[PDB]
This record gives sequence, C1' cells and structure tokens, in this order.
RNA sequence: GAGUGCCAGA
RNA sequence: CUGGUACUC
Repeated sequence: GAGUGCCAGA
Repeated sequence: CUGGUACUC
C1' cells in the first nucleotide's frame, strides 16, 4: 500500500 | 465517513 472484521461517534 | 484496535496479503 490492498482487502476484511470489531468497538465507538457522526 | 471519522477515531481506535485486530486479522490476511
């Protein structure tokens, strides 16, 4: 750098 | 989408 997940906020 | 973390390459 690419992709996905979780928590939280909008 | 933002902030934080995790996994894969």